[PDB]
Context: bound to proteins that are not shown
RNA sequence: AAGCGGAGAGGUA
DNA sequence: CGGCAGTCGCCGTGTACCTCTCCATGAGCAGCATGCGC
DNA sequence: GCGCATGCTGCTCATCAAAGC
DNA sequence: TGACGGCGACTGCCG
Numbered sequence: 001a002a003g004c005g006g007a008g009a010g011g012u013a
Numbered sequence: 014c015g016g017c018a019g020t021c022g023c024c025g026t027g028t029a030c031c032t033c034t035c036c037a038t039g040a041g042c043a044g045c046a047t048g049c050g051c
Numbered sequence: 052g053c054g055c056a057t058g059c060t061g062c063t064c065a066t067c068a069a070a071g072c
Numbered sequence: 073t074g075a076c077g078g079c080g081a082c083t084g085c086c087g
Stems, first nucleotide, its partner, number of pairs: 005036009014087011026075001037066015
C1' cells in the first nucleotide's frame, strides 16, 4: 500500500 | 461404377536490445436555462 | 413578476456487418 | 488488390 495491456513507426549487433 | 485430376485449405517462415505516439461513436434521453406571454 | 415552453447540454448504452480490398 | 512451397482431403466431373 500501489500500477504496468494492445496497435503502429523508427533504430543497434 | 470407377477413376481422376484439379482445387482449395491449412501449416511454417532466426535471436537479444532501445526510443516515440495513440486507444469507439452516434444518437437517444432526460436536465436544466432562457425567453415570452398574461 | 411568475409560470410555461422550447432549445444547448450532460449522461448513457449498443454489438448482425460489409463496403471495402 | 504486391508470398509461396508442401501435403492431403475431396469433390464434382469425365469416361

Entry title: M. tuberculosis RNAP elongation complex with NusG and CMPCPP.
This is an experimental structure of RNA, together with DNA, with 87 nucleotides shown.
The 2023 paper behind the entry is "Allosteric mechanism of transcription inhibition by NusG-dependent pausing of RNA polymerase".
The structure was determined by electron microscopy at 3.1 angstrom resolution and released in 2023.
The reconstruction used 129,716 particles.